[PDB]
Context: one part of a larger RNA, bound to proteins that are not shown
Molecule: 28S rRNA, nucleotides 3865 to 4569
Organism: Homo sapiens
RNA sequence: ACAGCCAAGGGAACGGGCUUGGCGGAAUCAGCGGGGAAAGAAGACCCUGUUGAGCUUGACUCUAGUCUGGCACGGUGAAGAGACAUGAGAGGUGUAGAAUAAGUGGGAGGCCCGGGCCGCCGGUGAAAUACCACUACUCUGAUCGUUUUUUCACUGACCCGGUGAGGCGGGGGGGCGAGCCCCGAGGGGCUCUCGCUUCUGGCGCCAAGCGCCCGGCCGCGCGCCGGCCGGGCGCGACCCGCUCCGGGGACAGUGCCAGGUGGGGAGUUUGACUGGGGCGGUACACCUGUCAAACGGUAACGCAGGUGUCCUAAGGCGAGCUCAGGGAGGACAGAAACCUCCCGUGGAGCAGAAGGGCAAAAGCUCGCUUGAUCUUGAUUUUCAGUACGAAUACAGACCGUGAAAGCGGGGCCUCACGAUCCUUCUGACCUUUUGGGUUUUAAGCAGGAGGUGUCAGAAAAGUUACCACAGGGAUAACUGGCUUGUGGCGGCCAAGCGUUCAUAGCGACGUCGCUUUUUGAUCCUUCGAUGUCGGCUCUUCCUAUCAUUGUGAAGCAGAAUUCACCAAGCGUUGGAUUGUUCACCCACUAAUAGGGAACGUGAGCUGGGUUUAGACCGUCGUGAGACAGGUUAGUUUUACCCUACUGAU
Ligand code: ANM
Ligand code: MET
Numbered sequence: 001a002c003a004g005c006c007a008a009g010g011g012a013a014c015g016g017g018c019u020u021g022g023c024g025g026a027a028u029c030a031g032c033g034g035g036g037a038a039a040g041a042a043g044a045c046c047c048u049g050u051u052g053a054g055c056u057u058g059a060c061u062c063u064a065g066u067c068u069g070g071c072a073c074g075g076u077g078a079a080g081a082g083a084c085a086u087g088a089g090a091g092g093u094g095u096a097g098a099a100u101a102a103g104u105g106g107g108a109g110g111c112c113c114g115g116g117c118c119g120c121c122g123g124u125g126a127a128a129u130a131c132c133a134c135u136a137c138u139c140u141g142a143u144c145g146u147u148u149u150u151u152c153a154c155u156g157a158c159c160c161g162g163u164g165a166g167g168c169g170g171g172g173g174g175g176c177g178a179g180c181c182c183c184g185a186g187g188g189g190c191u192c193u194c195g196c197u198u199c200u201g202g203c204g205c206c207a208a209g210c211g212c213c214c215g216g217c218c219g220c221g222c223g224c225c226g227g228c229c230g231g232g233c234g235c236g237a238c239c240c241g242c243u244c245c246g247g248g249g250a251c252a253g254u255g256c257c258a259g260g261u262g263g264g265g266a267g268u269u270u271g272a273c274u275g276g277g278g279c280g281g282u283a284c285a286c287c288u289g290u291c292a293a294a295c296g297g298u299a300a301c302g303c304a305g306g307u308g309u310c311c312u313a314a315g316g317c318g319a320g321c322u323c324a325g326g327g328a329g330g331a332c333a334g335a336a337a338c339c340u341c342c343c344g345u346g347g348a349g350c351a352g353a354a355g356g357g358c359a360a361a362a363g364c365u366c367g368c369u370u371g372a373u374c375u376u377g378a379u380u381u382u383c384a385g386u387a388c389g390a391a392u393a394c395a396g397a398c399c400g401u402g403a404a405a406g407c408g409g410g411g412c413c414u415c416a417c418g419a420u421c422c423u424u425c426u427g428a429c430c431u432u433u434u435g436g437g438u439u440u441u442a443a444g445c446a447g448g449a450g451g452u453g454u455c456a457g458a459a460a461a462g463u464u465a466c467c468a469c470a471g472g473g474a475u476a477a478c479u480g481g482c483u484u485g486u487g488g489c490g491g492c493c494a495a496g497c498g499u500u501c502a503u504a505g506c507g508a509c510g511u512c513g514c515u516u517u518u519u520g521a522u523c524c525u526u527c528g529a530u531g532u533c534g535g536c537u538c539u540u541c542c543u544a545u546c547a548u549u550g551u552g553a554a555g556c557a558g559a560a561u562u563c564a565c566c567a568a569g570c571g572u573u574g575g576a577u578u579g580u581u582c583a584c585c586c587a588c589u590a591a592u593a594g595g596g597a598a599c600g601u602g603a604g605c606u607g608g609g610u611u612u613a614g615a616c617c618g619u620c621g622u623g624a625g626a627c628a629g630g631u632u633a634g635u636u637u638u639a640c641c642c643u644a645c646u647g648a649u
Base pairs, nucleotide, nucleotide: 002016005022006021007020008019009018027649028648029647030646031645034643035642036641038638039637046472047471048470049469051468052467053464054463055462056461059268060267061266062265063264065261066260067259068258069257070256071255072254073253075154076153077152078151079150080149081148082147083146084145086141087140089139090138091137102135103134104133105132106131158248159247160246161245162244168241169240170239171238174194175193177192178191179190180189181188209235210234211233212232213231214230215229216228217227218226219225271284272282273281280301285307286306287305288304289303290302308455309351310411311410315369316368317367318366319365320364321363323347325343326342327341328340329339330338349358350357354414355413356412371398373397374396375395378392379391380390381389386456399408400407401406422450423449424448425447426446427445430444431443432442480524481522483520485519487515488514489513490512491511492510496506497505533608534606535605536604538600539597540596541595542594543593546571548569550565551564552563553562554561573587574586575585577583614632615631616630617629618627619626620625
C1' cells in the first nucleotide's frame, strides 16, 4: 500500500494476509478504548561523520588593545658622567721573610780580572724568598680616537585650561608710604611695597569737569567785539611693546618599525581499533613458540613471551682448548676459596625473548686485525609480487688473517627501524649562477645524517543538560528471541542427623535435570520513534497448593503440626513508613501462596520517581562544566476510521 475474525506454526526470532486448523451471512446505530507493534515528528537518548555551533582553557595559530625600545616631527643654551683603547709607577701585611703589590709559569748567584755575593739552601706561611717572564686587577695623564649618556634652564613647534581672548610685560608718574644720604632738614639719590571697593539682602552703563578749535545767528558802530545757539576733539582713563592670558614643553603626543602581554576577540583542532561508546589495553610498526587441522597461507581485546637496545669486540681470521654437573683426594679450608685425577652427547656457553643450530666449535683462552671499508647490478622475504627494513648468492676494487686451502664486505639464524619537502655534512682541479670575464655567494648531481613509534610518515585541548545537522537498528538504553553461568525449583546414590534407626522428616561428598518469575551473555528485530518505573483500575491465564473439597504417610493417643497425591473450582484482606517493585511492622483471617499476559494494562488515569531547560549543597575540575551523590520547581496531545467487545435495529 491493499485491507481488516482468531489459535498454533514457521518466518527479519510478537501475522490482517503465508501454512495447518477454528470457521465465515446484507446494511447499520449508540458506545468503548484490547489491537491496528494507530496518528502526530527524517529519535531529542546512544553511536557514527575526518558535519557544526554556544561556551571554556595551561590546546594550535593569530589579533584589537596595551606596555616598552628605536627613527622622525624636534628647536635654543649650560653644566656633568661612562666605556674603550696608549704609556707609566705604584698597589704586602695574623703569618715567614723583614715589603710574597696579587698571582702564574720556566725555574740551580744573570751578573767577577785568569777565582764576585741575593736563593729553587734549610726553615716558614696558605703558597715566596736567585734570575726571568706572563697576566689580572686598582689609580693617572694623553688620544675631541671611538662612541655613550645625565642633570638644569629657554621657547618657538606641540599640548592644556580660561575668557564675550577686558587691563599682560617693562617703564613713567604719585604715595598713606617704608629703610638709607651732604642735607641749606630738605626739589631729591638708591631699593621694597601700594593705587584707592569689607558694619548693612540699596544705587552704580549711555562722563562730569577742564582745555582746544570750528562756527552760525543777532546785536555792534563802524568800532572793539559781545550775547545766543550749537558741532567735533584731547585730557579725564599715563607711555612703549612681538606672541590674549595662564600653565606645561622638545617632553607628552602622533606617524612607522621592534620585542612583550593579550580566550577581550578570530580561526581551527581535539587519532584509530574496540562483543555499543567512555575508562582500560594496543591486539597500531615488529620478533619467538603455539593456535594452525604433518607444504605454504590462515582469525579474535586467542594463549605464553619479547623489541625501540647492546658490542672495537660480543666484528674478522687463525691457533690451542672443552663445557654444566658429579665422584674421589689434598695444610689452614668448613656447604662454599685453590690444586689433582676420574666420569661427563652438551644436561654449559653463545648480549637479550623463544625456537632452531653448534664440541680438535658457533663455546673458552690467546694472538694478529678493521670484510662494520669502496662500487654496479641480480635475487629472497612482506608483497600489489610496490617501497622501506632485513637477508641470500655473485662480480669489480682495496685489505685482514692463516703455512695454506680458505674464511671475512658486521654480530650463528630468525626483530632491533623510517618517504617527499627542508636542513646539514662529505666527493669532483664537476655542472649552472641568465650579454661576457674574475671572485664570493647561491643552485645542482651522488652518498650519509637530522623523523615522522598513529612506525607507507596531518602541525592540534576541553565542554555542552542550551545544543544542531546528516545518518545508523552496521551500534547501546526498554520490549520480544537464542542461551541459562547466576537466580529459582526438582530428582538420583547414601556418609551422616534423627533416644535407636540411611531413607517419618532430613541428605554431606558427588551427580542428573527443569523454569524464564533475577541477573548476566549476545545484538537478530525496531533510531523518516513500538511512550520507560511504580501505583490505581480490570480481565484472563499458570501451578511449583497458603486455604478450602477428597485422600495416602508420620518420630500421627487427642488437639496441633509435618510430608505426599488427585486438585487452580473458589478465595488470598484493612493499615503506619517508602515514588517505590522489594522490605518491615501493626491487626484481622480459612488463608492472608507464588507467578504470566510487550518486566499485561499512559489516545485508561496518575506523574510521586526517573529523565530536558531554573536553582541549591557536597565532591571533582584552572575553567566551561561533571556526578547509579542528595535536594526543590517543572505542558502527559488526537478516535468521528477498521476490527474486537458491549449493548441496539
Ligand atoms: C528506551 C522505541 C522502539 C522501542 C519509540 C516510540 C526505553 C523505553 C522506550 C524506548 C527506548 C530505556 C523507545 C524505543 N522502544 O527505556 O520506541 O521510540 O525502538
Ligand atoms: N531517555 C533519555 C535518557 O535519559 C532522555 C535524555 S534527556 C536529555